[PDB]
Context: bound to proteins that are not shown
RNA sequence: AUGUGUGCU
DNA sequence: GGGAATCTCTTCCAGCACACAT
DNA sequence: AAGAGATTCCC
Numbered sequence: 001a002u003g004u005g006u007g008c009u
Numbered sequence: 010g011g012g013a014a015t016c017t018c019t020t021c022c023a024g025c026a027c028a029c030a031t
Numbered sequence: 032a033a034g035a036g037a038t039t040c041c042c
Stems, first nucleotide, its partner, number of pairs: 001031001003029007010042011
C1' cells in the first nucleotide's frame, strides 16, 4: 500500500 | 442489411476504528 | 461480480 473481518457513528 | 448473441470492460456508496492477511 | 455496450456472425 490493497483485500478479508468486526466494532462504533 | 438487420438482429441476436456473446464477450469484454467498467462501475465500485457516508464516516472513523481495531484487527489480520496478502 | 453484474450490467451495458459493441462487435461479429448468421439468417